Released in 2025, the model rests on X-ray crystallography data to a resolution of 2.59 A. Theophylline aptamer: 33 nucleotides with solved positions. The 2026 paper behind the entry is "An unexpectedly well-organized ligand-free conformation provides an alternative view of theophylline aptamer recognition". Crystallisation conditions: MOPS (pH7), Hexammine cobalt chloride, Potassium chloride, MPD. It comes from the structure "Crystal structure of theophylline aptamer obtained in the presence of caffeine".
RNA sequence: GGCGAUACCAGCCGAAAGGCCCUUGGCAGCGCC
Numbered sequence: 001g002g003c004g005a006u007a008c009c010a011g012c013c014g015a016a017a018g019g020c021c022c023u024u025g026g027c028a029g030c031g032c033c
Stems, first nucleotide, its partner, number of pairs: 001033004008026002011020003
C1' cells in the first nucleotide's frame, strides 16, 4: 500500500423492533497479502 472484520464516540434510516455507516466523520487495536 491492497482487502476484510471488529470496540467505542459522532452520524444516517425507522413508528418501533431493529438496521446502516470503519480508520478519508472521529479513534485505536487486528487478520490476510